[PDB]
Solved structure of RNA with a sequence from Bacillus subtilis subsp. subtilis str. 168, 55 nucleotides shown. The entry is an ensemble of 8 models. Keywords: Specifier Domain, loop E motif, GA motif, Kink turn, K-turn, T box riboswitch, RNA. The organism belongs to Bacillus subtilis subsp. subtilis, within Bacteria. It comes from the structure "Specifier domain and GA motif region of B. subtilis tyrS T box leader RNA". It was solved by solution NMR.
RNA sequence: GGGAGUAAAGAUUGAGACAAGUAGGACUUCGGUCCGAAUACACUCAUGAACUCCC
Numbered sequence: 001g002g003g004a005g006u007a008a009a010g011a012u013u014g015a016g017a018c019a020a021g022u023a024g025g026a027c028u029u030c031g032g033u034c035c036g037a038a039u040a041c042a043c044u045c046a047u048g049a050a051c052u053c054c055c
Stems, first nucleotide, its partner, number of pairs: 002054005013046004024035004
Other pairs, nucleotide, nucleotide, family: 001055cWW010049tWS011048tHS012047cWW019020cHS019038tWS020038tHH021036tWS022036tHS022037tWH023036tHS025026cHS048049cHS049050cHS
C1' cells in the first nucleotide's frame, strides 16, 4: 500500500442540559387558586465500531 474474519455488546465520540415542578409570587380578604428563579458541583443525551496479516 490493498481486501478481510470474530467479536460483540453496544466499542464510543459531537455536543447538551436539569435542580423542581423546589422557595417564593401575579389575582387576594393572606384565603382560593393558578404559577414557577438560581448558586457551587454535576449528569448525560444523539450519533454508532475495533483490530489485524503479507514484503